[PDB]
Context: bound to proteins that are not shown
RNA sequence: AUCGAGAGGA
DNA sequence: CTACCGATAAGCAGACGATCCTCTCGAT
DNA sequence: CTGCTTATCGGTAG
Numbered sequence: 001a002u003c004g005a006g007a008g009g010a
Numbered sequence: 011c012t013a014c015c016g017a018t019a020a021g022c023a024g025a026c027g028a029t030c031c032t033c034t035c036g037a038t
Numbered sequence: 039c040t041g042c043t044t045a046t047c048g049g050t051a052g
Stems, first nucleotide, its partner, number of pairs: 002037009012051003016047001019044001021042001
C1' cells in the first nucleotide's frame, strides 16, 4: 500500500 | 362453424435500500 | 413492498 470484514461516532 | 389475433389476465424478475466520520484485524 | 414478460381468449371471418 490495496481488497475484504468487523467494531464504533454524530 | 373452426381457426386467427389482438387483447386482457395471469405470473416470475430485480435495482435501489442516510450522510460523513474514526479504528482495527486478516489476508495478499 | 413492482417494470417487462407470459400463456388464455371471445369477436369476427373464411
An RNA, together with DNA: 52 nucleotides with solved positions. The structure was determined by X-ray crystallography at 2.9 angstroms resolution and released in 2006. Entry title: RNA Polymerase II Elongation Complex in 150 mM Mg+2 with 2'dUTP. Ions in the entry include zinc and magnesium. The entry has 10 different proteins, among them DNA-directed RNA polymerases I/II/III subunit 10, DNA-directed RNA polymerase II 45 kDa polypeptide and DNA-directed RNA polymerase II 13.6 kDa polypeptide.